[PDB]
Context: one part of a larger RNA, bound to proteins that are not shown
C1' cells in the first nucleotide's frame, strides 16, 4: 500500500417498552434538630539543591639513559 | 614509529653494613 | 664560613697523546 | 691553529664577627697615597 | 750654591689584618630526685652540669703481670668461665680473675750513664666485689738486692722509683648497597610570633575531594 473485508465512538435515520418501588431517580436552595469537620505563623523526619570545612585518596624531577615486553 | 612497567638526577631524612677523610 | 650593605665584592693562563 | 678533563699556576674579594686602639657589630680613631734621595721652584729664607 | 705648610715621572728602608663549628678523648669539681617500701651507711652515681686542656682519634701498651710445682707471656673490645668466687643497715643490691675462643698488627722496641724523699712504716681519705694514686710525718738496700701472699717457713714469679710503639676503637662528612623505616622522623623555619633576657618556638608541597560537624532553601509527610 496503486484497496477491499475487518473494533468503538460521535451523532443520525427507523423500529422499540413503559402511566415506569420519582410523596427524591438526577441535582437544586432556605429554615429548624443534631452530630462534625477542615489551619501551617513556625516545627520536627527523611531526601535533595547550594555552600562551608578539609578527612580520605592519588603523586612526590616526569627529563633522559639502560634492560624486558609491542603496529607497521 | 609509540607505551608501560624496573633501576638510575645537579633535589629529603633515618637504621645497618663496607670503603675514603679529617671539610 | 656566616651577618651588613653597599664606590656590589670581579680573573686570567700552562702542560703532554688524543683527526 | 686547540674544546678530552685533570695537573699546576695565578687576579681581585668592601665593614662586622673580644683581643693594630675604642666602643652602643657592621662605627669610631691611628697620615703603608704615611717617610733619607734626587731633576726646579712659585709665594719667602736674621746679604 | 743650598733648604719650602698645594708637592713633586722617582729611588732605597721601616709597625700590621686572630674566619677559629660541634660531636669524640683526657683531667678537676661534683650534685640532688631516685631505690632501700619511712632514713642517716648504701643507692642513684663519679652520672647530669661546670672548668681546662689535646688529636685526626685520643687513651692502654710489651710484666717488680698472671698462676701454682705444670705453665703463660704486651696493649685494646666480644662470647663461655659466670650472676660462681667475692660482698653487703649480711638489707635495697653490687659482683671479678685465671684459661679457651673471634676481631687485629711486622708487633716488639730503646731513647735511659738504669732511677732516694723513693720503695716501706704510721695516720685521713681511696672505683658497692676486686687497687693504685693521694694531704701530714718517720725511712732503705744492691741482683751477696728488692716487689708479690694476714702472719712466719719453703718455694715459685717479676725487677717500681726513664721511655716509644702501627691495628681491631669513638665521634664526625662523604660514596656505594638493603629498608615487612618516616609523606604527622619528607627539605620550608630556629621564620612568624612570645620574653627585657637567658630562652621558647608555629601552620605552609601538587591535584581531587556527594567524610562528617555546620547554614539557607525546596520536596513527601505528620504537627
Nucleotide at each position: 500500500g496503486u484497496a477491499g473485508a475487518a473494533u468503538a465512538a460521535u451523532a443520525g435515520a427507523u423500529u422499540u417498552g413503559a402511566a415506569a418501588u420519582a410523596u427524591u431517580u438526577a441535582u437544586u436552595a432556605u429554615a429548624u434538630a443534631g452530630a462534625u469537620u477542615u489551619a501551617a505563623a513556625g516545627a520536627g523526619a527523611u531526601a535533595a539543591u547550594c555552600a562551608u570545612g578539609g578527612a580520605g585518596u592519588a603523586u612526590a624531577a616526569u627529563a633522559a639513559u639502560u634492560a624486558a615486553a609491542u603496529u607497521u | 614509529a609509540a607505551u608501560u612497567u624496573a633501576a638510575u638526577a645537579u633535589a629529603a631524612c633515618u637504621a645497618u653494613u663496607a670503603a675514603u677523610a679529617g671539610a | 664560613a656566616g651577618g651588613u650593605u653597599a664606590c656590589u665584592a670581579a680573573u686570567a693562563a700552562a702542560u703532554u697523546a688524543a683527526u | 691553529a686547540a674544546u678530552u678533563a685533570a695537573u699546576u699556576u695565578u687576579a681581585a674579594a668592601a665593614c662586622c664577627u673580644a683581643a693594630a686602639g675604642g666602643u652602643a657589630a657592621a662605627c669610631c680613631u691611628u697620615u703603608a697615597u704615611a717617610u733619607u734621595a734626587a731633576u726646579a721652584a712659585u709665594g719667602u729664607u736674621a746679604u | 750654591g743650598a733648604a719650602u705648610a698645594a708637592u713633586u715621572a722617582u729611588u732605597a728602608a721601616u709597625a700590621a689584618u686572630a674566619a677559629u663549628a660541634a660531636a669524640c678523648u683526657a683531667a678537676g669539681u661534683g650534685a640532688a630526685c631516685u631505690g632501700a617500701a619511712a632514713c642517716a651507711u648504701c643507692u642513684a652515681a663519679g652520672u647530669a652540669a661546670c672548668u681546662u686542656a689535646a688529636g685526626g682519634a685520643u687513651a692502654a701498651g710489651a710484666a717488680a703481670u698472671c698462676a701454682a710445682c705444670a705453665g703463660a707471656g704486651a696493649u685494646a673490645u666480644u662470647a663461655u668461665g659466670a650472676g660462681u668466687a667475692u660482698u653487703g643497715g649480711u638489707g635495697a643490691g653490687a659482683g671479678a680473675a685465671a684459661a679457651u675462643a673471634a676481631u687485629a698488627a711486622a708487633g716488639g722496641u730503646c731513647u735511659a750513664a738504669u732511677a732516694a724523699g723513693u720503695a716501706u712504716u704510721a695516720u685521713g681519705u681511696g672505683a658497692a666485689a676486686a687497687a693504685a694514686a693521694u694531704g701530714u710525718a718517720a725511712g732503705a738496700a744492691a741482683a751477696u738486692a728488692g716487689g708479690a701472699u694476714a702472719a712466719c717457713a719453703a718455694a715459685u714469679u717479676c725487677u717500681a722509683a726513664g721511655a716509644c710503639u702501627a691495628a681491631a676503637u669513638a665521634c664526625u662528612a662523604u660514596u656505594a648497597a638493603u629498608a615487612a623505616g618516616u609523606a604527622u622522623a619528607g627539605u620550608a623555619a630556629g621564620u612568624a610570633c612570645c620574653g627585657u633576657a637567658a630562652g621558647g618556638g608555629a601552620a605552609a608541597g601538587u591535584a581531587u575531594g556527594a567524610a562528617a560537624a555546620u547554614g539557607a532553601u525546596u520536596a513527601u509527610u505528620u504537627u